[PDB]
The PDB entry is titled "Crystal structure of a stabilized PAN ENE bimolecular triplex with a GC-clamped polyA tail, in complex with Fab-BL-3,6". Solved structure of RNA (ggPAN RNA (39-MER); ggcA9 RNA (12-MER)), 51 nucleotides shown. The 2021 paper behind the entry is "Dynamic bulge nucleotides in the KSHV PAN ENE triple helix provide a unique binding platform for small molecule ligands". Protein in the same entry: Light chain Fab BL-3 6 and Heavy chain Fab Bl-3 6. Crystals were grown from: 0.1 M Tris HCL, 0.2 M Li2SO4, 22% PEG 3350.

RNA sequence: GGGUUUUUCCUUCGAAACACGAAGGUUUUUAUCCCUGCC
RNA sequence: GGCAAAAAAAAA
Numbered sequence: 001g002g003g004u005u006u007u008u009c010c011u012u013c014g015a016a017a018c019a020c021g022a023a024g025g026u027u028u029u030u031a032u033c034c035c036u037g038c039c
Numbered sequence: 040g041g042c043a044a045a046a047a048a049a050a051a
Stems, first nucleotide, its partner, number of pairs: 001035003009025006026051002029048002039040001
């Protein structure tokens, strides 16, 4: 770099500053996860 | 070229 699995963060909405919920977003930390076999 | 695999956790 590309991924899996987890969190957070952000945006619009739900009668909605937190909590709960729905739909979304494009980022990057890990000697603290995988990047292997088969025609 | 074509299929198959794989795999935990924090943050803006």